Entry title: Drosophila melanogaster Ovary 80S ribosome.
An RNA structure (18S ribosomal RNA, nucleotides 1 to 1062) from Drosophila melanogaster, in which 917 nucleotides are resolved.
An Rfam search finds the family "Eukaryotic small subunit ribosomal RNA" in it. Its Rfam clan is "SSU clan". The family has 90 seed sequences and 75,755 matches in Rfam 15.1. Its family is annotated with ribosome and structural constituent of ribosome in the Gene Ontology.
The source organism's lineage runs through Eukaryota, Eumetabola, Muscomorpha, Eremoneura and Sophophora.
Hopes et al. published it in Nucleic Acids Res. in 2022: "Ribosome heterogeneity in Drosophila melanogaster gonads through paralog-switching".
The structure was determined by electron microscopy at 3 angstroms resolution and released in 2021.
Among the 76 different proteins in the entry, which are not shown, are 40S ribosomal protein S25, 60S ribosomal protein L29 and 40S ribosomal protein S20.
Context: one part of a larger RNA, bound to proteins that are not shown
RNA sequence: AUUCUGGUUGAUCCUGCCAGUAGUUAUAUGCUUGUCUCAAAGAUUAAGCCAUGCAUGUCUAAGUACACACGAAUUAAAAGUGAAACCGCAAAAGGCUCAUUAUAUCAGUUAUGGUUCCUUAGAUCGU
RNA sequence: UACUUGGAUAACUGUGGUAAUUCUAGAGCUAAUACAUGCAAUUAAAACAUGAACCUUAUGGGACGUGUGCUUUUAUUAGGCUAAAACCAAGCGAUCGCAAGAUCGUUAUAUUGGUUGAACUCUAGAUAACAUGCAGAUCGUAUGGUCUUGUACCGACGACAGAUCUUUCAAAUGUCUGCCCUAUCAACUUUUGAUGGUAGUAUCUAGGACUACCAUGGUUGCAACGGGUAACGGGGAAUCAGGGUUCGAUUCCGGAGAGGGAGCCUGAGAAACGGCUACCACAUCUAAGGAAGGCAGCAGGCGCGUAAAUUACCCACUCCCAGCUCGGGGAGGUAGUGACGAAAAAUAACAAUACAGGACUCAUAUCCGAGGCCCUGUAAUUGGAAUGAGUACACUUUAAAUCCUUUAACAAGGACCAAUUGGAGGGCAAGUCUGGUGCCAGCAGCCGCGGUAAUUCCAGCUCCAAUAGCGUAUAUUAAAGUUGUUGCGGUUAAAACGUUCGUAGUUGAACUUGUGCUUCAUAC
RNA sequence: GUAUGUAAGCGUAUUACCGG
RNA sequence: CCGGUACUAUUACUUUGAACAAAUUAGAGUGCUUAAAGCAGGCUUCAAAUGCCUGAAUAUUCUGUGCAUGGGAUAAUGAAAUAAGACCUCUGUUCUGCUUUCAUUGGUUUUCAGAUCAAGAGGUAAUGAUUAAUAGAAGCAGUUUGGGGGCAUUAGUAUUACGACGCGAGAGGUGAAAUUCUUGGACCGUCGUAAGACUAACUUAAGCGAAAGCAUUUGCCAAAGAUGUUUUCAUUAAUCAAGAAC
Repeated sequence: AUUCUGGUUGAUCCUGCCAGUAGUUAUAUGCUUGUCUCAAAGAUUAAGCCAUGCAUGUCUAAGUACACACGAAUUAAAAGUGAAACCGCAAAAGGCUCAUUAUAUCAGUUAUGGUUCCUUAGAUCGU
Repeated sequence: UACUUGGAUAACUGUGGUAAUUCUAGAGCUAAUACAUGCAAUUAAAACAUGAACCUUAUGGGACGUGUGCUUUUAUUAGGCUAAAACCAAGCGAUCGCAAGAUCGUUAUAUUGGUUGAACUCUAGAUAACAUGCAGAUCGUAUGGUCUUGUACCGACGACAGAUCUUUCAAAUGUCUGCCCUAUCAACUUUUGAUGGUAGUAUCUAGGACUACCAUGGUUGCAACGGGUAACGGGGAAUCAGGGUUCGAUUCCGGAGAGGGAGCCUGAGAAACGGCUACCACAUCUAAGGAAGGCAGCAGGCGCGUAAAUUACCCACUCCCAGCUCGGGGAGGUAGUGACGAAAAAUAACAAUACAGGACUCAUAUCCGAGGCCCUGUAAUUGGAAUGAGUACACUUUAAAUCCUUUAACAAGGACCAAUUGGAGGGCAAGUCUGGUGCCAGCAGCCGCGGUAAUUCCAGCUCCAAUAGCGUAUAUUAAAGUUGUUGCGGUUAAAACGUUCGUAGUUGAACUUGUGCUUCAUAC
Repeated sequence: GUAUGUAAGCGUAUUACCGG
Repeated sequence: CCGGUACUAUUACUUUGAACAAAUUAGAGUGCUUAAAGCAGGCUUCAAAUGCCUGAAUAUUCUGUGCAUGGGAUAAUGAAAUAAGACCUCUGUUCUGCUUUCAUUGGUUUUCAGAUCAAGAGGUAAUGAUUAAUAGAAGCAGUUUGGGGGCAUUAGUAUUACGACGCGAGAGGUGAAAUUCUUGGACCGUCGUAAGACUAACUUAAGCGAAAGCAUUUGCCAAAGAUGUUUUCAUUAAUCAAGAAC
C1' cells in the first nucleotide's frame, strides 16, 4: 500500500484488446525442508456401492427380587451385594451428508384470542 | 357395601424341534407402582330443587323423605355498564280517612376475572341434561406419643403414578417484506380445486385440506407461467480508496434426507429407516425347505477420480441421557498421518595475523611514501568464545501418555549440523562471460530469439529476486476510467431505430407563516 | 458601544380544567 | 413558574430510539516470554491470609422490511362551486338510548337522555375559483406564405413512329471500327396527324414536408409551420418497450 508497464507504426497521437502485475481457508501439482505453536482434511467426480469392528443403554436405604452366585440362623424383616428377568424411562437428542428444493427452503419481523404438548417447577385433590 | 384386594406370566426348573446360529414352542413354578376390581364416614347438616307433619292480605315460614364428584357433550341465561320523578295495584316499612282503604316512599335488587385493542364460544359460575370413562388396594428410613407391646393412639420423605389450572423446553402453522440465470419462455390457473361463498367432514387446530352445492373468479411487462441451475438458505468468506464483484459442501442457527419410492406400529414426541412392512435395484447364507441385509455415524476397503489421513486411546473435559453423586455416551477429548492455511524463527557469531579496499593524518594533489585504515573480503591459515539442533538420567505433562516448556550427563571447525526454488533481451531487479550446436535442437505468458561471433537455446563461471520456501495449472478479485450508481463510449475508431405516433414506464413550471420589531437570557 | 447562536413579546384564539 | 389533563390531514425522507443468537468483523483491556491467538488475570506481595481488587468492553453486523419519537425543508395526494361548504343561526323541528329512582314490584311517562340523526334553514361569517410559464393546447373580425399531400383540368418543346413533298447517295455510329439503316425515295429539309413519356432554361447554398419525397398552368378539397394577439382552457406537458401509420 486510491499507481500501472510491454505489444498495431518508417516514426506520431489515439481507440482497443492481448500479455505482464498482486491477493485468495483456494484446489491440485512440481521440486527441496533444521526446529516449534496452533490444524483444515472423500464437499466437487459416484446422496456410487461396502469386508470387519464399534457407535444405546440405564438402579437408588426408597417399583419386583426364593440365585449359595456369594453373605448370616431358626426373626416373615431376609433390611448385604444384588446376576438375571419384569416393570418404569430413554432409544424422536446427538453425529454424518447436501441428492432434493427457485417465495419453496431461509432471514428478519409479527401472530397463534387457530392450536397442541412428556418433562419441569408452582398451585390444587368428600355428596 | 369387606377396606384392605383378584388372577397370570417372565426370570427359574424340565423335555423339544429345521440347513442354520439368529428364531421359538410344550409343561411345572412366582412376583408388582405390570394387568383387573374395589372408599361405611362419599358425611350429612350447610347448600338446594322436589314432595313433606308446616299455613298468611306479602321486600311473607318447615321437620324429613329424595337429590347435588370432577371430566366430556349439547343447550340455556347473565356477561365487564351515566341520573330522577310525574303517576300506581298489593298499603307491609310509614302515614292519613271512622273504615272499606287511599296517596306516597328508604336502601341491600340490570350484584364474575377479561385483553386493561375487544359477544376472547376464552379461563370462572349457575341452570337442564349428558354418557363413560377416570377416580392412591404403592414404596425406604425412623418411630415414639402411647401399652393392656393389644391393627386405640402420627413424623419427615418418593413415587408406575393422580387429576384440573397456571407456567416452562418446544413445535406446527399463518403475517409483512427480502432470492440466482433465462422472453430463441407472454399470457397462466380452472375436466381431475383453480379464486371465492356455503354447510360439512377430517385434523391437535385454521383452511379447497377434503366433500357437496352455488359464484366465476385468481395471477400477469412492477416479468406471472415455463425452463435452466455445475442451487440446500442465512450467519458469513475472498478481494478493493470508495462504489463493488466472486464464493458460501464445510464445525453455528434453520431445512432436508438415510440404495430408490411408498406405508406404518408403539410413543407426549417419528411417516423414525443404527424400527417394521412391501415393491424396485443390488447383493448374502442355504442341507434348495428357507433366513436376513442397508457405513450421506467412527475407523477401514473397492471404485471413480486432478482431488482428501489411523481398521489407534479414553469418558479426566464440555455437556446429554437413565430408576439417575457412581452406569453409558468412536457425542467428546486425546495421540498417529498432515507444506490446506496462520504464527514465532536453524542454517553462524566475536576477534587476530595472511593477502588485501577506500578513508583518516601527512610527503602530496585525475602522479606518489609513512601510521596501510572510522575498511572489509578471501583465507581446509590456526588458535579461541558461545551455544540449540540432536541426545539422555530424572522431572513436569496427562484419564494413562507423547511433544513443547523445565532438564543431571553428551554433543561444531566445516570436508560439515553442507537451502533450495526460479530467472539474467525487454516488460522486470539482475554477465554484451566461456565452450557447444547452427531457422537445428529448443526457448518465450506476450514482444520476440535461433539460419557454424547466440546478451534469449544447451552447459560451464558468475549474478539477481523471494527464502523454508518458491515455481506451474485452473478459478476468482484488483488491475478494469475494458460493464461505468459513484464513472465509459456512440460525426470518422464498435455504437442514434428510415420516419413519426404511442401505452406500460421514467420524468415533470412557479405558487402556501415568511419573518420583522421589541427584547432578554449570551461570544466579546 | 458590538455578537442571541437557548428563549420571550406584535400579525385578532399555535389545545380546555385543577394542582405548586 | 410547575404536574394530571382534552385534543393530533397523510405518505416518502430524516433525527434519536426500541427490538432482536453467538462465533466471525471492528476491536477495548491484558507481557500466553513475543506473535496469530487467548479471556484471562493482577495485587498485599517472596507472606500468613473468604485475603482483597477488577475483568470477561463498545460497535459494524441482523444492510432493508416493521415499530416508537422529533422534524415539516423537499416531493405527491387531499379540500368550498349555481355549494350534501364551514362554524353558526346552538332551533328543539327530528333523534337515537339506558342506567338511577317509581319499597319490593307492575301500569300510566316525562326530564338528565353517555351517545347518535337531522337543526326552527331564511340569519350572523372580506362566504369560497393562486399564477397565467420567452410550457402546451385551442381559437381568431386574423393577414398571409411554401416544388407539402389528393383529385380533376391543361400547357410545353422534344424523342419516336407513320402521311405527304422536295432532294439525291449516302446515313448511324466510333479510339479505329464493324454490326445497322438506304427493292434506291434513306439521311436531310418540310408541313402534318397520332401516341406514351418527361416538366428543361428560370433553379438558388431558396422553400415545403414527420421521413422517404416534392416543379406546366387553372379550379376545387382538406391540412401545416410561422408571425401577430392586454383571445380561450389551466398543467392538459417530456420521452418512450409493446403496438400503430408512412